[PDB]
Context: bound to proteins that are not shown
Molecule: RNA 3UTR
RNA sequence: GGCAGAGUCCUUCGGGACAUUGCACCUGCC
Numbered sequence: 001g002g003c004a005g006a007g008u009c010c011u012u013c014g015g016g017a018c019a020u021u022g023c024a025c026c027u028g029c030c
Base pairs, nucleotide, nucleotide: 002029003028004027005026007018008017009016010015
C1' cells in the first nucleotide's frame, strides 16, 4: 500500500459456485 469479505468452502487471493428478515464495531495477501 491495492482489494474484498465481515455468509461456507477449494485456494497460488488469480478466479469460482452457492444462501440468507438476520444485533455488528473486524482479518488476510504483497